An RNA structure (HISTONE MRNA 3' STEM LOOP), in which 28 nucleotides are resolved.
The PDB entry is titled "drosophila stem-loop binding protein complexed with histone mRNA stem-loop, phospho mimic of TPNK and C-terminal region".
Released in 2014, the model rests on X-ray diffraction data to a resolution of 2.9 angstroms.
Ions in the entry include calcium.
Crystals were grown from: 16% (wt/vol) PEG3350, 0.2 M Ca(Ac)2, 50 mM cacodylate acid, pH 6.5.

[PDB]
Context: bound to proteins that are not shown
RNA sequence: GGCCAAAGGCCCUUUUCAGGGCCACCCC
Numbered sequence: 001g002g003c004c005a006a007a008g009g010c011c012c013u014u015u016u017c018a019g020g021g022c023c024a025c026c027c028c
Stems, first nucleotide, its partner, number of pairs: 008023006
């Protein structure tokens, strides 16, 4: 340099083995 894990772009919270928001994709 490349390859992988993660990864839609951002954002909030100690519900944190968690909960949520905006936009986008989807289904038009």